The depositors describe the entry as "SAM-I riboswitch with a G2nA mutation in the Kink turn in complex with S-adenosylmethionine".
SAM-I RIBOSWITCH with a sequence from Thermoanaerobacter tengcongensis: 94 nucleotides with solved positions.
It is bound to s-adenosylmethionine (SAM).
An Rfam search finds the family "SAM riboswitch aptamer (S box leader)" in it. Rfam describes the family as follows. The SAM riboswitch is found upstream of a number of genes which code for proteins involved in methionine or cysteine biosynthesis in Gram-positive bacteria.
Crystallisation conditions: 10 MM MGCL, 40 MM NA-CACODYLATE PH 7, 80 MM KCL, 16 MM SPERMINE-HCL, 14% (V/V) MPD.
RNA sequence: GGCUUAUCAAGAGAGGUGAAGGGACUGGCCCGACGAAACCCGGCAACCAGAAAUGGUGCCAAUUCCUGCAGCGGAAACGUUGAAAGAUGAGCCG
Ligand code: SAM
Numbered sequence: 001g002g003c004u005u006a007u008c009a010a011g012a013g014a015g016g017u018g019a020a021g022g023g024a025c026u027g028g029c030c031c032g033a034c035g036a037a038a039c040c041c042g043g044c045a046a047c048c049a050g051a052a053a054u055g056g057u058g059c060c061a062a063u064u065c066c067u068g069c070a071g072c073g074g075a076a077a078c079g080u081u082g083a084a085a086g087a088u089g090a091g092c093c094g
Stems, first nucleotide, its partner, number of pairs: 001093008013041001015040003021031003025068001027066002042060003047056003064085001069082005
Other pairs, nucleotide, nucleotide, family: 011044cSS012059tWS012060cHS018035tWS018037tHS019035tWS019036tHS020032tWS020035tHS021036tSS023062tWS024085tWS025067cWH026067cWW030061tWS046047cHS050052tHS050053tHS074076tHS074077tHS
C1' cells in the first nucleotide's frame, strides 16, 4: 500500500520536555508563541490477552470539525439520513 471485521454524537492534566506546526485527504472552517507535532508522566476508555491482579494498544479542542457519493425533503440555498473514505483494536496478505 492491500484484505477481513468491530467501533467512532460520551470521556480524558494548571505537569515535564520540545519549539512550529496540527485538525487523514479536497474544499471550507478552526486550533497553535497565553506554546503545534513528537517524547516522558498523568488521565480516559474498555478493543485485545488474562481466572483475576494486571498487561498490550488506543485516545485526551470542536460529532471522525464540517464536506465529497446516494436516498429523501426543498424552486434554490440548504436540510437530513445512510454510505464512502479515514482513524483505532484484533488478525492477516504485500
Ligand atoms: N481509542 C479511541 C478512544 O476514544 O479512546 C477510539 C478509537 S476508534 C473510534 C474505536 C475503536 O478503538 C474501538 O472499536 C476499539 O477497537 C479501539 N480501542 C482501542 N483501545 C481502546 C480503549 N482503551 N477504549 C475503547 N476503545 C479502544